[PDB]
Context: bound to proteins that are not shown
RNA sequence: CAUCCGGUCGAUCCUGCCGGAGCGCGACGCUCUCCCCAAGGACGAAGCCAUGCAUGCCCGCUCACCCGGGACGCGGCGGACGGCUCAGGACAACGGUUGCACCCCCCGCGGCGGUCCCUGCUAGCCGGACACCGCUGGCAACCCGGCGCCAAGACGUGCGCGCACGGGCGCGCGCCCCGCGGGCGAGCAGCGUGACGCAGCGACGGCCCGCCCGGGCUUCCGGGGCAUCACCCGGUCGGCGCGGUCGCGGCGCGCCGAGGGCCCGACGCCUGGCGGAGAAUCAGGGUUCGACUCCGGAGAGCGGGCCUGCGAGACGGCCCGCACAUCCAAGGACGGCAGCAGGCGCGGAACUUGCCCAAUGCGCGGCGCGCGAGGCAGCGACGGGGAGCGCGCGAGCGAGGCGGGCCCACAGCCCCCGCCGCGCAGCCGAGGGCAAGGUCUGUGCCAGCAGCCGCGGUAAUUCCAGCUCGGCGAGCGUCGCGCGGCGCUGCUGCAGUUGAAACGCCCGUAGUUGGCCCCCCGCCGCCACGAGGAAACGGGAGCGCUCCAGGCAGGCCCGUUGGCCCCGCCGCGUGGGACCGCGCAGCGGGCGCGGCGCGCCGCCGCCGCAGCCCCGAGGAGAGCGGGCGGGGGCACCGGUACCGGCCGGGGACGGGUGAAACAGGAUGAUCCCGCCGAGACCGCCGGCCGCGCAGGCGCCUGCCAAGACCGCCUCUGUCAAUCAAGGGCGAAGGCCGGGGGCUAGAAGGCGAUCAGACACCACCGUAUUCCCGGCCGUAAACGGUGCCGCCCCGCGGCCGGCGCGCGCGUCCCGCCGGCCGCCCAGGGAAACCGGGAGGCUCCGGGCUCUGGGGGGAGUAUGGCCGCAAGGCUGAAACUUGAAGGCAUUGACGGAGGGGUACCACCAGACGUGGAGUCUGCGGCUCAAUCUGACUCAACGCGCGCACCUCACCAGGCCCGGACGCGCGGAGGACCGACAGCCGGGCGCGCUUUCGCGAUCGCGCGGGUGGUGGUGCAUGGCCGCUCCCAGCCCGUGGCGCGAGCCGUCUGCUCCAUUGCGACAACGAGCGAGACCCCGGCCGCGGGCGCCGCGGGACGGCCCGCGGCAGCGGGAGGACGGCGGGGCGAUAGCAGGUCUGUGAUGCCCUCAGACGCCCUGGGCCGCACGCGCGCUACACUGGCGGGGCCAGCCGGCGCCCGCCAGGACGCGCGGAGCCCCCGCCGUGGCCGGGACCGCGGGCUGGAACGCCCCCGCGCACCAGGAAUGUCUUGUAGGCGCCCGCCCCCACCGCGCGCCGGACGCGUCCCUGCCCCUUGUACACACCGCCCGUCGCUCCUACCGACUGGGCGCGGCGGCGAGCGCCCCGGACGCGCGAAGGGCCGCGAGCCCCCGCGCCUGGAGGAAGGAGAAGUCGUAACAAGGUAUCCGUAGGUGAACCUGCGGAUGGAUCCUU
Repeated sequence: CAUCCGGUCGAUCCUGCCGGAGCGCGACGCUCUCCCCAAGGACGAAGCCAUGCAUGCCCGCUCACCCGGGACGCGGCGGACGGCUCAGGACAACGGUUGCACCCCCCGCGGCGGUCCCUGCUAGCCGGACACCGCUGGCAACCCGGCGCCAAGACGUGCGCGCACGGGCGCGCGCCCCGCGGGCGAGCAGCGUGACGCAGCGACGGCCCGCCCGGGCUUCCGGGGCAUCACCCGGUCGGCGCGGUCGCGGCGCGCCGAGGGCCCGACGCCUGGCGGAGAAUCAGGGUUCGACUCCGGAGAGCGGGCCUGCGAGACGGCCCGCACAUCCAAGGACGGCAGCAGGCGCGGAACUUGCCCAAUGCGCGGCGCGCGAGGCAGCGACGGGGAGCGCGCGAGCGAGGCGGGCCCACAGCCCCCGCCGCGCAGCCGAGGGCAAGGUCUGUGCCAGCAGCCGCGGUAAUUCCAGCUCGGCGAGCGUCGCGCGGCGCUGCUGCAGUUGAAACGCCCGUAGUUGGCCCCCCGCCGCCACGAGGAAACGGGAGCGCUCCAGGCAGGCCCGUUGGCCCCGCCGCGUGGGACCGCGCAGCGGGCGCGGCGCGCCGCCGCCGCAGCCCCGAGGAGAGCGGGCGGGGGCACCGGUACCGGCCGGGGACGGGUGAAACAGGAUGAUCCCGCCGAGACCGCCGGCCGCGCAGGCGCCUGCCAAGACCGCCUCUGUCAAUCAAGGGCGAAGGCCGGGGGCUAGAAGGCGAUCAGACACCACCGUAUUCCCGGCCGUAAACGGUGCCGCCCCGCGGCCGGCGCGCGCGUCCCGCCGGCCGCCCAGGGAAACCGGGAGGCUCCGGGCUCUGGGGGGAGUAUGGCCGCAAGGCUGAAACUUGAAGGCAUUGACGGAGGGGUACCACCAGACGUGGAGUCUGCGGCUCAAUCUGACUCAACGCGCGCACCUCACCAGGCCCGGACGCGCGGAGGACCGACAGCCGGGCGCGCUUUCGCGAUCGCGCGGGUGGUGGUGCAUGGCCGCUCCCAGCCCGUGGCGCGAGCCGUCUGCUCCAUUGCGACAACGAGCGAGACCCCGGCCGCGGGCGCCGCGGGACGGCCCGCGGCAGCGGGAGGACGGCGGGGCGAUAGCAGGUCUGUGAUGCCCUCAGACGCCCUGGGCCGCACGCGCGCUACACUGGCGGGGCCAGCCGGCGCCCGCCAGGACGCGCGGAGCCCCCGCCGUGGCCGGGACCGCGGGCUGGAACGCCCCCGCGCACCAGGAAUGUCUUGUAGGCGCCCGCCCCCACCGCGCGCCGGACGCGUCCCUGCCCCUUGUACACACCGCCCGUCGCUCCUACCGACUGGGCGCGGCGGCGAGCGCCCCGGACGCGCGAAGGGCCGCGAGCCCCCGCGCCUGGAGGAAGGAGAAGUCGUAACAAGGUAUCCGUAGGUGAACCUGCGGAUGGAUCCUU
């Protein structure tokens, strides 16, 4: 070596973690052209092993052999080194640092070198005594026997000088101490002196000494987790006497005491614990890992125990206990790959039963072998590094092959030569993060993808494929882990008001932190500088391995190189003294130079000393004084009120409520007053009042102790701050037990309320509420904000002291001690804090606590505490992408305030709904009954269905497939028809036989149409949001921003209509304006009343308001939004693809989903509904006359009852009402629905309509509901046109006759603006909680006097090996077997305690899956504000009491 991005939303900013992104190092998948380098069965099995090998070397003797070639045995040395692996081991190991005046040490190296003897000697130098080997033999094997003989630089013996000599002795320096050595820092040595032993070595002199190389220990500092381990240990801790050892030591033993450890974490427990050198990752700091190379430990299946040796408590030695084996002739024998290959078990995971000592060492001895040490090859994508797959116009290799050279223990490989020359890629992806397709396929929430956010629901940028492209590269992907990321562990450097989180409060011991202040040294710590203690390793000098990863090489050479740094060495030595902790002595002068220089100790007032107190913390404690307050306890006592009780009066209800109902009352209630008694409670004063450690605190508040504060030239002198462990206190609810018992009132009961409430609201009422004595120990115990400080700006209030003054007052001004409001900076994600939440990325005053995504879970388990309820401590498996904060905009509110509208209501109106019919819709039914669509905003709507329309059905022709291309074609490509027949019928077609002319036959590309589909692919167009005023830039302001301001909580309109004010100031669009008509008045014109203008603007009057305007009057056809059209912005997956040469995608396409032709269907009807029309009569029917229309317009003549028709021509007009008859309250003389004869019409055709004579259904005024309207209006009444062949109960229009009563307010239904709340944004038809139903998974509890498995203890026993004895085979006194006791000790049993592992019938949870149930608890005042504590109820969310809180729906009131 200092970097992020993707993921919570409608967006935004945060917190917070998820996921990416890089590296390392193992598995795993797919692939690899070489060359070089290289790890390699460590990874919860230190499990088990077949096979072969891993330590020999020499002769000291050679009698065999046979020439020193020399075996075979003994002899010497080595086999303890080397290789392997981390099991054990947590003040141990291991590392630095020390000590052995507490020691052992073969080889080797450099030295010393008298070895008594009585003697006995052979000392010219000695013995006996065996292997080998013969000779006979056993045994299945293993393994050995006996005989006979002979050797050793083997072994045994042995002369040898009394400074003989190993050992161990007894005795040999001292005068307060401190200074010379053979010495040292130190009484250590080495001896002299008196004994003992007779050690070695000596039959080829080594006895012995040192150095040294290792050990054996030892000093000091470092040296895992866990408190759901807080108390431990008992040779444990000291001393003393012995042993024992190489030696010190409780190291073993007796004895004697009472220790030794610990909140500076002991002891206990656990560890898929070897330790360091080092490794990985990386700004710095950290973190992580230490199998393996080097070192040190420790072990060789497991425990023990041992001899040999110089050294092993050795296992490629032995012995035994325990496993687990093998050989076997069944008698016996014989094990140990945590050596090297190789087998097996296991695991995801790891190499050849390969070759050689030649190096690199080592063993053995001067003459060379041994070594699975090591080397070398094989396997070998652990990995690291270097090149390739091209290049050139045609240049050229290396990868290979084949012979060499050379290498090599030999091979090989490399490289160099000649020839021959075979370049040769993958693995993940392209929606983003994160690089790379707005290409075609499939598929259709399937398959799949996707670390994460996401894709896939028939038009996937995300899948399966193709295609392209990207990234890396002989590698690329995948999974696990470490590190970084992540300052998401925070020493640097994190947070705790509200995202997780200050203990409810206080004292308090450890712990940690402690104002200033003395310069001058002493110990500290601290800092620098040394010294000494292995490298590899990291760095780095020098260097061409052809380059490199490499290596310490190299070169005509430093004395060629290979420097130098890094063993953190908390040790050591030296300096400094700032800072940081502490220091109790009165000092001196002489006596004293006082026993080699001194010093210590004493003795001398001795006259030397200034002989002796930092100070008074805007630290704390104590004092005094005066006030201070709902502070506390005990005490006393007032007052009403609720409640009961006793009269007296007077009288029907009283209560209770939203309305009710239940209880009370003529036994007189309620109500009134008079009393009377209990229990609770202290009202209004009562607060930005006060007090208390919080919880909390209010009658008279006597009397008892306190507490802050202020004042002070009072006192003390760091006595402090904060705090585990430990203590106290702690609202309410509860609890144990008394006292009480009025009022409320968890339970319960009862009315109501509802669908159900068993809830909210009545009413009744137990526990409780109150007091005392204990518990309990929690609260939204909250300032959701620990405590002690230090500074920090203004503006005020309040309370408690104290001063400064001033005429002078509870005035002013300070100092204040607290309680508070507001706020500039400053801070924050913001809300907001600013007496801090400031002084903080410019990050460090001190202390204690707490949090690390969300659930699971405050659950499980252990502990502690409680009588209980519970509280305190406190997981894990598992699951999962958000949860959460504060803000913004919208939408919602059974939120508040303003408006406003007959698709709201009011006063009314006239209707519907009830009947008959019409039309549409639903259902039903049919060959088909074509379809759209369904709250407003579907339902006489898509403008009149016999045919056509027509989309539907039953059929029936036909092509109008154009063009191109390949192919076919003239007497014929194509086609058309007489009759007959079939088929309603059409040479459709057939029997058939007349015509006919390239217009074109067929196969392919590409047409062509469609009222086929998808309006969730679209354009356009309308509906609706939207009787509604809303929308919005440009510049400036405000915030990190999303976003606000403009664009307004005021007043006015109808209206973002204005007016007025303002961080806005100007605009714009919508409104309005315009437009179309009307009524009025002119100017002109004429076939036609129709061209062009004025007229009205809130002008005028009066009141009221800045005003905008408001309400009356007048004047006038007309008065104060006509009667219309056009209707912003943003939208809705509203409707229309079936209106079209608008249309994508799509479907059909010659038996067509093309078009025509015929017949049917839309109009079929048990029934439900929507728009209508006609009714119900006499305010009418009847019908004889009068008579007036407007959008605007034709008639005549005859014939006909009409309906119509013939025939010509240009023309020409309602109903209602008016009068007069009539009928007479009777389903009737109302009503005309159905039906039966006919007569017309229109068309090609009724199945259409019209009319005449019949016919005479309901219906006697319409339930819940509802729908539209305020002047020419409702209603009544006719007429015209559209679509039309005919046909209107329809639509769009148009006239005519003409009211009722309101002129408003939001009550309902809505709508708009503002404020507030929101857990909502797919937006309230939102969201959502809990039981309960399924399916799956994980842990938990659990009878088993559960099971194993270890580890201690307690006794009892005890394999084996030893000392010491008894023995006594053998015999050459050695000693065998075998005892016996003691010492060591594996093991076993007995019980008791401890951890570890688990198995379990069955119980009870919790997590997750796409659409299950029953309610609705919460979020809008969520319809009872939520929530917290606690208690009791309950299908379930939940309900209720009592005390809180605001995180409320209240910042606001004598």
The RNA (Small Subunit rRNA) from Giardia lamblia ATCC 50803 has 1454 modelled nucleotides. Majumdar et al. published it in Nucleic Acids Res. in 2023: "Insights into translocation mechanism and ribosome evolution from cryo-EM structures of translocation intermediates of Giardia intestinalis". Method: electron microscopy, resolution 3.25 A. The entry became public in 2023. Among the 71 different proteins in the entry, which are not shown, are Ribosomal protein S29A, Ribosomal protein L19 and Ribosomal protein L7a. An Rfam search finds the family "Microsporidia small subunit ribosomal RNA" in it. On this family, see Yusupov et al., Science 2001: "Crystal structure of the ribosome at 5.5 A resolution". Its Rfam clan is "SSU clan". Rfam links the family to the GO terms ribosome and structural constituent of ribosome. It comes from the structure "Giardia Ribosome in PRE-T Hybrid State (D2)". The entry is indexed under Ribosome, Translation, Giardia, Eukaryote, Eukaryotic, Macromolecule, tRNA.